Background:
An RNA structure, together with DNA, in which 358 nucleotides are resolved. The entry has 16 different proteins, among them Histone H2A type 1-B/E, RNA polymerase II subunit and DNA-directed RNA polymerase subunit beta. It was solved by electron microscopy to 9.9 A. The 2018 paper behind the entry is "Structural basis of the nucleosome transition during RNA polymerase II passage".
[PDB]
Context: bound to proteins that are not shown
RNA sequence: UUGGUGUGUUU
DNA sequence: ATCAGAATCCCGGTGCCGAGGCCGCTCAATTGGTCGTAGACAGCTCTAGCACCGCTTAAACGCACGTACGCGCTGTCCCCCGCGTTTTAACCGCCAAGGGGATTACACCCAAGACACCAGGCACGAGACAGAAAAAAACAACGAAAACGGCCACCACCCAAACACACCAAACACAAGA
DNA sequence: CTTTGTGTTTGG
DNA sequence: GTGGTGGCCGTTTTCGTTGTTTTTTTCTGTCTCGTGCCTGGTGTCTTGGGTGTAATCCCCTTGGCGGTTAAAACGCGGGGGACAGCGCGTACGTGCGTTTAAGCGGTGCTAGAGCTGTCTACGACCAATTGAGCGGCCTCGGCACCGGGATTCTGAT
Numbered sequence: 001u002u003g004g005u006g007u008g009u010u011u
Numbered sequence: 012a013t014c015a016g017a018a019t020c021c022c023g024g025t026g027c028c029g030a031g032g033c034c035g036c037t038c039a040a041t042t043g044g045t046c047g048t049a050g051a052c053a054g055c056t057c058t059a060g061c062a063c064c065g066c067t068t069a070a071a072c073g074c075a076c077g078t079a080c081g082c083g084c085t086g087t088c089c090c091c092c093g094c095g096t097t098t099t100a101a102c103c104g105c106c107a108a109g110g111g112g113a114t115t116a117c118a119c120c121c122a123a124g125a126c127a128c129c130a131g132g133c134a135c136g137a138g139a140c141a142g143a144a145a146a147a148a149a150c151a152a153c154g155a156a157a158a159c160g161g162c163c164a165c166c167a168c169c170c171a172a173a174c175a176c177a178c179c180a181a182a183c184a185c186a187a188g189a
Numbered sequence: 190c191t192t193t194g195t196g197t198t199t200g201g
Numbered sequence: 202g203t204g205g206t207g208g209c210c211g212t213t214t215t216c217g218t219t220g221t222t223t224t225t226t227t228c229t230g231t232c233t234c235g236t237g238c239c240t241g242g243t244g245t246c247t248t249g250g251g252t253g254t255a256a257t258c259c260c261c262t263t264g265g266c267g268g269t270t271a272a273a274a275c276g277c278g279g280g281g282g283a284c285a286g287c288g289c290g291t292a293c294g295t296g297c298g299t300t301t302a303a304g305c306g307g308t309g310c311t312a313g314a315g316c317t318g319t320c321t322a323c324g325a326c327c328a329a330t331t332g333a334g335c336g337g338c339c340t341c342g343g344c345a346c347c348g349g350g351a352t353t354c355t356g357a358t
Stems, first nucleotide, its partner, number of pairs: 003179009012358009023347002026344005032338004037333006044326004049321004054316047102268001104266001106264005112258005118252013132238017153217008162208007181198008
C1' cells in the first nucleotide's frame, strides 16, 4: 500500500 | 521574309474652256521747259564717348552633397480609327429681278498757301523734399519633441470541506531467430 | 529471407 | 465571462527660428517752379480743286427650284494609346569657401555730332504730243477627266 483523471451525493 | 490583295500610280484616249494672242483706242507717260528750294558741303564748337586707373566688394566660380524630379516601365480601360450601311443636304445647272454700286457732270465749301503778329512752350536756372540708402527691433511656417488621445492586448480568479465510486497507449522500425 | 516481438517515439 | 495594467499607434500642442518685415533717421539730387526769351500757331484772306450731291446705268448678287450623287451620318467592334502608379537613377539646388571683375567716380583727350551758312542742282509743276498697256475678242491647246493595267505597298500568315 499506488498515482492520476472523472462522475455523483452530504452539510 | 513571302503571300495575296488592296489601293495608288502612270498611261493613253478624248474634250472643253481659259490661256495667250491680236485688234484697235485712249490716257497715262514722255517731252521740253521754268522756278525755287532741300540738302550738299565746307566751316566751326562743343558734347559725351572712350580710355585708363585703383579702392572696394558684391557677384561669380567651383566643389560637395543628397534630395526629389526626369524618365522608363508597367498595366489597365476606353476613347478613337476603321469600316459597312443608312440619311442629309452640297452641289450644278438654269433662269429671273432689282439692289446697289459704278460712272458723269456741277457747284461750292473747305483747305493749302501765304504774311504779319505774339504768347505758348521751351531752356535755363534754382531751391527743397520725395525717396534712396544704412542700420536697428517685432512676426511667423516648418520639424523636433514631449505629452494625450486611446486600445487592445495580455493575465486572475471566478466559496469551503468531505464521502462514495470507476478506470488510464498505439504505430513503426529494427533486430533476432527460425 | 521472412516473420514476429520488443522498444522507442510521437498525430490528421 | 468579467477584472486592471504593461505594451504600441495616433494626434495634437508646443518649441523654436529663419526671412522678411518694417521703423527709423539720414543724406542727396531730381522734379517741379519761376523767369525770361523766341519760334510755331493764330489770325485774316484768296484762289482752286475735292468732294458731295444728284442724275443714269447696268452688273452683280441673290433667289428660288429640283437631280443626281457625293458627302455626312451613324453605329459596331476591338485595338492601342492615354493616363495613372511606381520605382530607379541621377542631375540640379543649395551652401561655403575661393576667386574674379563689376561698379564707382575721378581725370584726361579728341572725335564726331549737331548746329551753321552759302550756291545750285534736282524735283515739282504746266502743257502738248505720242504710244504702251487695257478690255474685248476668238481659236486653240495644256490639261482636267477617266477607265484600264502597271506597281507598290499593307496585313495576314
The sample was in a buffer at pH 7.5.